[PDB]
Description:
The PDB entry is titled "IRES bound to bacterial Ribosome". This is an experimental structure of RNA (IRES RNA) from Plautia stali intestine virus, with 32 nucleotides shown. An Rfam search finds the family "Cripavirus internal ribosome entry site (IRES)" in it. Rfam's curators write: This family represents a Cripavirus internal ribosome entry site (IRES) which is required for the production of capsid proteins through IRES-mediated translation. Crystals were grown by vapor diffusion, hanging drop at pH 7.

C1' cells in the first nucleotide's frame, strides 16, 4: 500500500442500501 | 447519492 468481512462511528428528517473513513485477515 | 416511507 492493496484487497476480503462482522461492528462502532460518520451522509440523509428517516428507513434501507451504498459509501466515505476506522476498525479485520493479509 | 440512489429507491422508500403504511
Nucleotide at each position: 500500500c492493496g484487497c476480503u468481512c462482522a461492528a462502532a462511528c460518520a451522509u440523509u428528517a428517516a428507513g434501507u442500501g451504498g459509501u466515505g473513513u476506522u476498525g479485520u485477515g493479509c | 447519492c440512489a429507491c422508500u416511507u403504511c
It was solved by X-ray crystallography to 3.8 angstroms.